Solved structure of RNA (16S rRNA; mRNA) from Pyrococcus abyssi GE5, 1490 nucleotides shown.
NCBI's taxonomy places the organism under Archaea, Methanobacteriota, Thermococci, Pyrococcus, Pyrococcus abyssi.
The depositors describe the entry as "Cryo-EM structure of a Pyrococcus abyssi 30S bound to Met-initiator tRNA, mRNA, aIF1A and aIF5B".
Released in 2022, the model rests on cryo-electron microscopy data to a resolution of 2.7 angstroms.
The entry has 30 different proteins, among them Translation initiation factor 5B, 30S ribosomal protein S15 and 30S ribosomal protein S19e.
The work is reported in "Role of aIF5B in archaeal translation initiation" (Kazan et al., Nucleic Acids Res., 2022).
An Rfam search finds the family "Archaeal small subunit ribosomal RNA" in it. Its family is annotated with structural constituent of ribosome and ribosome in the Gene Ontology. The family has 86 seed sequences and 709 matches in Rfam 15.1.
[PDB]
Context: bound to proteins that are not shown
RNA sequence: AUUC
RNA sequence: GGUUGAUCCUGCCGGAGGCCACUGCUAUGGGGGUC
RNA sequence: GACUAAGCCAUGCGAGUCAAGGGGGCGUCCCUUCUGGGACGCCACCGGCGGACGGCUCAGUAACACGUCGGUAACCUACCCUCGGGAGGGGGAUAACCCCGGGAAACUGGGGCUAAUCCCCCAUAGGCCUGGGGUACUGGAAGGUCCCCAGGCCGAAAGGGAGCCGUAAGGCUCCGCCCGAGGAUGGGCCGGCGGCCGAUUAGGUAGUUGGUGGGGUAACGGCCCACCAAGC
RNA sequence: GAAGAUCGGUACGGGC
RNA sequence: GUGAGAGCGGGAGCC
RNA sequence: GGAGAUGGACACUGAGACACGGGUCCAGGCCCUACGGGGCGCAGCAGGCGCGAAACCUC
RNA sequence: GCAAUGCGGGAAAC
RNA sequence: GCGACGGGGGGACCCCCAGUGCCGUGCCUCUGGCACGGCUUUUCCGGAGUGUAAAAAGCUCCGGGAAUAAGGGCUGGGCAAGGC
RNA sequence: GGUGGCAGCCGCCGCGGUAAUACCGGCGGCC
RNA sequence: GAGUGGUGGCCACUAUUAUUGGGCCUAAAGCGGC
RNA sequence: GUAGCCGGGCCCGUAAGUCCCUGGCGAAAUCCCACGGCUCAAC
RNA sequence: GUGGGGCUCGCUGGGGAUACUGCGGGCCUUGGGAC
RNA sequence: GGGAGAGGC
RNA sequence: GGGGGUACCCCCGGGGUAGGGGUGAAAUCCUAUAAUCCCGGGGGGACCGCCAGUGGCGAAGGCGCC
RNA sequence: GGCUGGAACGGGUC
RNA sequence: GACGGUGAGGGC
RNA sequence: GAAGGCCAGGGGAGCGAAC
RNA sequence: GGAUUAGAUACCCGGGUAGUCCUGGCUGUAAAGGAUGCGGGCUAGGUGUCGGGCGAGCUUCGAGCUCGCCCGGUGC
RNA sequence: GUAGGGAAGC
RNA sequence: GUUAAGCC
RNA sequence: GC
RNA sequence: GCCUGGGGAGUACGGC
RNA sequence: GCAAGGCUGAAACUUAAAGGAAUUGGCGGGGGAGCACUACAAGGGGUGGAGCGUGCGGUUUAAUUGGAUUCAACGCCGGGAACCUCAC
RNA sequence: GGGGGCGACGGCAGGAUGAAGGCCAGGCUGAAGGUCUUGCCGGACGCGCCGAGAGGAGGUGCAUGGCCGC
RNA sequence: GUCAGCUCGUACCGUGAGGCGUCCACUUAAGUGUGGUAACGAGCGAGACCCGCGCCCCCAGUUGCCAGUCCCUCCCGCUCGGGAGGGAGGCACUCUGGGGGGACUGCCGGCGAUAAGC
RNA sequence: GGAGGAAGGGGCGGGCGACGGUAGGUCAGUAUGCCC
RNA sequence: GAAACCCCCGGGCUACACGCGCGCUACAAUGGGCGGGACAAUGGGUGC
RNA sequence: GACCC
RNA sequence: GAAAGGGGGAGGUAAUCCCCUAAACCCGCCCUCAGUUCGGAUCGCGGGCUGCAACUCGCCCGCGUGAAGCUGGAAUCCCUAGUACCCGCGCGUCAUCAUCGCGCGGCGAAUACGUCCCUGCUCCUUGCACACACCGCCCGUCACUCCACCCGAGCGGGGCCUAGGUGAGGCCCGAUCUCCUUCGGGAGGUCGGGUCGAGCCUAGGCUCCGUGAGGGGGGAGAAGUCGUAACAAGGUAGC
RNA sequence: GUAGGGGAACCUACGGCUCGAUCACCUCCU
RNA sequence: UGGAGGUGAUUUAAAUGCCAAA
Repeated sequence: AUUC
Repeated sequence: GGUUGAUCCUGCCGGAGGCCACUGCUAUGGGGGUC
Repeated sequence: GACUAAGCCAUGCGAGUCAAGGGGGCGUCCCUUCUGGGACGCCACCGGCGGACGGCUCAGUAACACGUCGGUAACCUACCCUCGGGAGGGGGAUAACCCCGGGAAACUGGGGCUAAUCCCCCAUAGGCCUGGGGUACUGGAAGGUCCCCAGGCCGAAAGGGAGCCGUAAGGCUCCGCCCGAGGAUGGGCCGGCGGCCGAUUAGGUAGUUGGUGGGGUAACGGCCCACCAAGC
Repeated sequence: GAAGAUCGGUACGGGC
Repeated sequence: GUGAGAGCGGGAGCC
Repeated sequence: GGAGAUGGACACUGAGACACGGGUCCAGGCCCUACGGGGCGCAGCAGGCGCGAAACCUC
Repeated sequence: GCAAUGCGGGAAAC
Repeated sequence: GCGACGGGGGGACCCCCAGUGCCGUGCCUCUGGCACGGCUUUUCCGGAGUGUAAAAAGCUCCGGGAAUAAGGGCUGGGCAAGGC
Repeated sequence: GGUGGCAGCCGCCGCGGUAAUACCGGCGGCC
Repeated sequence: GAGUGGUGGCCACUAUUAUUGGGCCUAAAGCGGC
Repeated sequence: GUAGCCGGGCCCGUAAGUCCCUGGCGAAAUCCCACGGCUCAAC
Repeated sequence: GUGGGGCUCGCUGGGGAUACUGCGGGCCUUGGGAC
Repeated sequence: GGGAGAGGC
Repeated sequence: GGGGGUACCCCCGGGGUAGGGGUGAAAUCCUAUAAUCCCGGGGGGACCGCCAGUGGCGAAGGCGCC
Repeated sequence: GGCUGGAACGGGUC
Repeated sequence: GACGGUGAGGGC
Repeated sequence: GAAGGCCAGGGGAGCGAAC
Repeated sequence: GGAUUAGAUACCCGGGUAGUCCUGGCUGUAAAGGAUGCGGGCUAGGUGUCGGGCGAGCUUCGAGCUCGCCCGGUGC
Repeated sequence: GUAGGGAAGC
Repeated sequence: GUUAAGCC
Repeated sequence: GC
Repeated sequence: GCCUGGGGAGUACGGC
Repeated sequence: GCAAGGCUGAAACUUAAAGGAAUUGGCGGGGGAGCACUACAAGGGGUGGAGCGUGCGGUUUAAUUGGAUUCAACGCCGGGAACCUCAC
Repeated sequence: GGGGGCGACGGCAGGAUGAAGGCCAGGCUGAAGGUCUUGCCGGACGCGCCGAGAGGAGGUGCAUGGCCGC
Repeated sequence: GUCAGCUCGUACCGUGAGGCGUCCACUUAAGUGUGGUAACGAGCGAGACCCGCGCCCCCAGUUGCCAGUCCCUCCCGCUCGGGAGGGAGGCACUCUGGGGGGACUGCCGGCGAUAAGC
Repeated sequence: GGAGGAAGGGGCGGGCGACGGUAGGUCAGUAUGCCC
Repeated sequence: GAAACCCCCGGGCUACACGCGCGCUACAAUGGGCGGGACAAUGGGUGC
Repeated sequence: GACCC
Repeated sequence: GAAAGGGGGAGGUAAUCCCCUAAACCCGCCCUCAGUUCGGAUCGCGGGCUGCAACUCGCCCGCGUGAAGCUGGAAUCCCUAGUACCCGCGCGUCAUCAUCGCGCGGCGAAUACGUCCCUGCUCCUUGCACACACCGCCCGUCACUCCACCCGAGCGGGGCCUAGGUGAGGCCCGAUCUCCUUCGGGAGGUCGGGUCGAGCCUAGGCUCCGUGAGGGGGGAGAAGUCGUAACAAGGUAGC
Repeated sequence: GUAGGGGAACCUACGGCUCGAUCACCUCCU
Repeated sequence: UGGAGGUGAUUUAAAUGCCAAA
C1' cells in the first nucleotide's frame, strides 16, 4: 500500500 | 507456497487483512456510549 | 433470551386523578347548645376526564406493505385558537345510607329513603334531503359557499361552581355549558415512479374486465347486488 | 402474459 | 460491514 | 412506517378499538371446588422452567 | 426514586 | 401517579486515556542482571470536604509506603525467531 | 535429554524407519 | 501485550463473474449446416 | 428468417433524450471539516 | 454544542442551446438487390 | 453480354 | 430419359488329364458326375480405371464413363 | 440429349 | 434508391 | 443432413455382423 | 468348420444370414475437424496455380503459344 | 516471410 | 501472419 | 457490431 | 451462441 | 420417436491436482552407421553321464564362527585351519 | 564346555599396632599358592564403594577415509 | 570400459529449462583426421610415453666361453689315422650388460579428391 | 597390392583406466564418528 | 567395561538321506607292462 | 647340501 | 637298508658350491579287443618322517584286496600363431602337507581374413501416457471391509384442494310472552323467516416425514483372484 | 458414430479422422 | 535447403514383476  | 529429473502456462486449493457470533487460558485502574 | 421454542409460566409491581360537580359516614374544636348551627380533617360511593398514548416482539405479509412526488372539488376529528350568537319551562329515578339475606367460593336477591355539571320531555335556535329562481365568494376549473320562494324529516344547552364588596338589594373578577364559520392536531382513501430468486412452473381469470340502474359507507370505488356484453 | 403472467421459495420496509 | 474505486454482502439494538 | 397479543372467528362503549393488564364462541393446555360450579395465557419490569453453542437484580 | 425529562388528571398547590 | 424515564447491581459488549516504577555510581555474560545511595505516589490502605433525591463512583486535600499488579501464542519453508 | 513408521505433528507443502533444527520436555529466542 | 489463541459466517485476496475489465486452433468452451 | 440490439452521405424543421441556469422537495440521528465545553481525547 | 459541506443519484415548476441520438419532410449513390 | 465448373433431377 | 466400358459370377457345348486353392507352416474346402487352365456362345447384379492436378463446384453432408 | 440452382468477370444500364 | 448485419423463439 | 438402424414392397453378382 | 495357443469366445484360412442395390416413409446421429460463428474498415514484400478482362510479341491462323497488369478463388 | 500477436507449437 | 490466431 |  | 478445478455424470428424477 | 434412441439435465459424497506446449535422458518385437572369439559364422579341444579333490546351499549339532548369490558369489576372502590362527 | 587375570587419575572405608603383594609341603582341581589347610616372608598405598579409563575380529560399508570390481 | 567419452573462455540463438561448438560427407582401433559450416579457440582422456622380445655395430674378459697353436697322460682297427682328460695359453665363438644403428607409408603401381587415407 | 628387408603398415606382448555412476565389496588389513 | 577386554586346557570349523560350481583319474591299441637310449627354461638357498 | 657308508 | 628312510659330511652369504642327468619322445620283448596284464576307488596287516602333541584330524613306503566305469539327453564353455591341444618343472603358502595360485620351458596344429542372423555395446535420427527410467507404467469383471446415494411390494402417521351433509355463534325482518316505564320506550324469553359463518364428518384427488423385504450402480482400501486392453509399429496402428 | 457377439478388460462389420511408425515409388511446393 | 500429400507393401510364437527402499 491500486501488492503478492 | 503447491503439478516436473528440470522449464514455461492454464487452473484451483492454502497463507497474509478487516468485522460479527460462540469458546480455551489469563486479567491492576478510570472515563464515554444508541451493548 | 434477536438466531433454536410468536414455547409454558408461581409471586410482586407496570394507569390514574379531581373535595372549586353531589349527597353521606366518622373525628376534633367554637357559639348558643334540650335540638342545632358552624369551621377543620379523613373515608368510600355517585358524577367528570383518561385508560386507543407510552412499553414489548418480528409470527404473518412479495402487498399501494414501504420510500418519494402529487391528489381529495370524494372524507371524519374529543382536547386547543379566533370571530359571530344562545342559556327559556317542566319531570324522573337511583348508588351511598337503614332492614333481611342467598352461595364453598366467584358472585348476587327483595323492601325503605335521597342529590347533582346524572337522565328524559316541551319550546326556539340549528342541521339534512328534493324541486324552482338570482349571480355575492374562492379557485386553474364548482355536484361547494351566499340570497329568495316551496314540500318534508331530525332536533341544543349546566347561568352550574368558588371568592370579595354587599345591612340587604345586586355587582365585580375566577373556572365553566350549547350552536354556527374557519384553522390547527391526528388520521382514512387514491395515483405515477423505485427496490428478491426459480421455465426440471406456459398459459391464467368467470364478480373475472368494462357498461347501465341501485344499495351501502365518514367518503370515491365490483365494495356488494339486478340486468347487458366479452373483456382483462 | 416469454419485456415472464400464474404458481412455488425465501423474507417485515427504509434512514443506515 | 468491506473494498483504490466500479462493486459485493447484511438489514436485531437508535429514529 | 407496518403488523400481533395461545390458534381461528365475532361484537358492545366511545371523538378514536372490533381494544396486551375490557367482553362472547370454538379448538387446545392448565388451576380451584363442599363436585353443584368457577377461573387463567408476561411477545411489560424483575424472577423461574424448557430448548440450545449461545444472553444479568424477584434493587 | 418520581429530584431531572415528559404524559394523564386538577383553578392551583400538587 | 407512572418497572416510561432517571440511579445504581452483574458481564473480557464497543471506543478513549493510563499503570505494573524513576535517577546516580559501580560490577557483570554489558540489550539486560546484581550491589549501594537517593527520589516520586498515577495505582493501593486509612481519614476531611465536595458530589448525589439518598447513596456509590468521580474530583480537591492529609498520613503511610516500591510498596499492591504479566500473560497468550509461535520457534523447518510460506513468515519474525535455535544447526543446543 | 527422552521416543524410534510407535507415539504424535500437519490450514497447504510435508516431518517421524535408533545420529529428529519439524513429535514430548528443559534452556534460550521472536511477535 | 491487559490481552492472546480455537471454530463457524461475510467482504478482500480474485481480471476465479470481468460496464470499467476475462476467455472459447492444440488447455473448460463456436450450435453438424443454413 | 420473426421480435430485440446495431445501422451510409447532404439540406430543412421539431425539441423527446442530452447539456446549462433557476424555483419547490428528498425529517432527525449517522459521515467529513474548523472552532468552542468536559484535564486532552472518546463524547 | 455552534457553523460550513455531504448523504437519501431520486422527483417535480419554469427559462435557454441545437453538435449527437429520436421523430417529420426533401435530395442522393458508395452498401445491398434487379437486368 | 461472351465465357467456366465431378452443382442437382 | 437413352446408350456403353472392361472386370467378375453362374449355365451350356469343344479340347485335355491329375491336381487346383491357401499359409509363416498347414488343414478344412473344390476335383474321375472330369476340376484348375484354353476356346465358342447364353444370362445376371453392382461399379465407372489411366488421363487426375495442396485441380473444380456446393451452405454443409457430398459430387468423376458418354 | 432434355429441364433447373448458384457464383466470378465486363458494364457513364435500372 | 439504404430496400442493410446478426438473429432468442420457429423452420428446412 | 455420411454410415448404421426400423417399417412396407422388389432385387441379390461380389463382399460380408451373427453363425 | 480348419488352424495357432497354456487357454483363443480373437488376429490367419474355407464357407455363410442380415445388410450393402431400387421404390415410398421414419430416425436426426460422427474425430459431421479448418478441432478456428458470421458482416465491415485498415496494416511490407516474394513466388506458384484456376476463371474472366486489358496490352504487347509470336504463329502451323487454332476456342493456339509466351510475357506484363486489374478483379475474384486456391497454395507456399 | 516483415510489423504485430502468443505459454509455446506457431 | 491481407485466406490473421494483428489494430478497430 | 450481433 | 457457449465456458468457470478433477470426478460422481451425461447419471438419477420430471417433461417433450 | 413403431422401436432403437434424441433433446433437456441436478445433488449427497469424494479428491490436490487433472490438463497443455516445449527440454535433457533412458527405452522400442522403429531407421541408419560402426564394433567384439567373455558374439556368431568356418574350425580344434571339451564340460553335462562314473569315481574321487576342493568350494557352496541344506540338514544335523554343545558349536558345526562369519562375509560374498547372474555376467560382476561358489580352489574367492592370497581361506593348503592338528596347537596357534580364531572370531564358535 | 570349563578355569584363571586385569580399573591410568580422582576421591571413600581401611592402613608401619603393617596396607597392597609372594611362597616349602597337603587337599580342591583336567592341572594349578587360583583358592583352601598349615604360618612364614614384604614394607605404603588402597575396586570392599563411587566416577572415570585401557582394551574390544561387539553393531552399523545405508554415518565416513583409503583401496578394489564393473 | 582401455569404451571414446567429459568439459571450459568469449561470442551467438531461445521468455526459460536448454542449445551451439561436440553437426554433415568421407576416413580411423580412437571426439583419430581432412574438407564444409554461428562459431572461433582451448583442457583432460586417445596417441605420445615406460618395460621386455627379434636383427646389426663399438667397449668390456671373471666366478662366463674353449676354436685354432703347444706339453704330458690314457684308449681303439696298432696307429698313417681317430678319440678322452689335465696344464699352460687366448677373448676368437656363445654369454653377460652399458652405449649406439635400424622402419619412415620412406620407394613403386592403383583407388579415393588432386586432401585425409585405403 | 608389390619390391628390398631380421623386421611392414599401434612391428609383437605387457604397464599406465578421463568427468562420473553403481547407497556394488571391504569398519574381520590398517585409519575413523556414533551406539554398546 | 569385572565382561562382549587379556591368558590357559580340551572340542569344533573335517558332521552327511540329498541339490549345484570348478577340476583330477578313467572308460583302453591314437594302449598297459618290463629292460635300454635322448634333449630344457624360469626361479631359490645360512632357522638354509 | 655334493661325496662316502 | 628291499623301500620310505638312517649315520658322517666338502663347498656355498653364491655367473664359482648346491637344488639339477625332466616328461611327453625313440628301440627291443610280453599282452590281442577282454570288465581284461584296462581302471585303482575301498579296506586288512606291517615299516617310517615332521612336531611339545598325529584318536578325532597329517604326509610317505611294502605285501594283500580289487568298486563304478565300455564315449555320455536337453543344454553349454575356451581359443586366430610359436596361439589352442598334449607334457612335465620352479616359486608362493610351508616345522610337516599341493588335484590350487602365479610363472617356465618341451612338442606343436585346424580354420576365417567375413557379417550384424543370435548375445550385446557406442554414435546420429525418430515415437513415447517412462524419470524408481521396460525388471517402467497401467485397465476391467469377480471376492473382502467401510461410506454416501437411487428404485422399491408393504407398514404406519401429517398437510392442501375439491364434492356432499352438518353446524357454536352473529346480523336483519315479523308475531307473541314477562317485569319495570318519565308513557317516548327499555331489558330480556319463545317461535317463524332471510342471510353471513369458524369448526366437525364422508368421499375422491395431489404432496411431505418414519420404517421397509428385495434389487442397482458410485467412491475409498490394497499382503485375494483371472487375464494383459492402452503408452514404442505396445507386438492385429489408435480413436 | 451405429449394430451384433463375448468370464472380464474387449472382438468383428460399414462410413470417417490423424491426435499413426518404417521402406520403395509418385505428386505438389519453397 | 526445408516441408506437405497419395498409392503399395511390411516372413511363426514371446505373459508377468517379485525380495527391496523403510